[PDB]
SR4_chain_5 from Leishmania major strain Friedlin: 121 nucleotides with solved positions. The 2026 paper behind the entry is "A small nucleolar RNA dictates the structure and function of translating ribosomes in Leishmania".
Context: bound to proteins that are not shown
RNA sequence: UUACGUCCCUCUCCAAACGAGAGAACAUGCAUGGGCUGGCAUGAGCGGCAUGCUUC
RNA sequence: UCCGGUGGGGCUCG
RNA sequence: CGUCCCGAGGCGCUGAACCUUGAGGCCUGAAAAUUCAUGCUCAGGGACACU
Numbered sequence: 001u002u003a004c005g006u007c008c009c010u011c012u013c014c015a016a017a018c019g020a021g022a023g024a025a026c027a028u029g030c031a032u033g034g035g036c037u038g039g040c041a042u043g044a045g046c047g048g049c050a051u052g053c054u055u056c
Numbered sequence: 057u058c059c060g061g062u063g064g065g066g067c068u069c070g
Numbered sequence: 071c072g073u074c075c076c077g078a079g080g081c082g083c084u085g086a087a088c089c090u091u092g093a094g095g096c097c098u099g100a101a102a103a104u105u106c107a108u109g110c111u112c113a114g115g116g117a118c119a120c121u
Base pairs, nucleotide, nucleotide: 005118006117007116008115009114010024011023012022013021029110030109031108032107033106034097035096036095038089039088045083046082047081062079065076066075069072
C1' cells in the first nucleotide's frame, strides 16, 4: 500500500479433549423418499366351507 | 376351473 | 336336532410388520421385466491481507 490470497462463520468426517487435521466452497452438497444390502421372525385388522386365501 | 379352510371345553334357543 | 354365542391357542391374507446411517452402510457413471427420484440454495456473510 494494490492484487493474489489466508483465516473466522457454514457444511462434510479418513481427524479430533480443546487447538490442530483432512476436505467441501451452488457442490446428488444437504434434506426427504424410492430401491438395494442386512436385522428381527410373521404387524394391525378381519375372516374360516365365503363374501376369505391360493392357482388358473 | 381345481384347491385349502382349526380348537380342550362351556352357554342359550326346538 | 339343529343353529348362535363364550374360549387360551391355531390357520389365512403375511419371509409379513417394523428398522436399515446416525460418531456419520450401498445405488443418480458397467449391465439390469425398478436399479434411482424429488425438494432446498437465487450477489455466501465477516475479518485480515493494506502505517
Source information:
The depositors describe the entry as "CRYO-EM STRUCTURE OF LEISHMANIA MAJOR 80S RIBOSOME WITH A/P/E-SITE TRNA AND MRNA : LM32CS1C1 M2 OE MUTANT". The entry has 76 different proteins, among them 40S ribosomal protein S6, Putative 60S ribosomal protein L17 and 60S ribosomal protein L29. The source organism's lineage runs through Eukaryota, Kinetoplastea, Leishmaniinae, Leishmania and Leishmania major. Keywords: CRYO-EM, LEISHMANIA MAJOR, 80S RIBOSOME, TRNA, MRNA, snoRNA, RIBOSOME.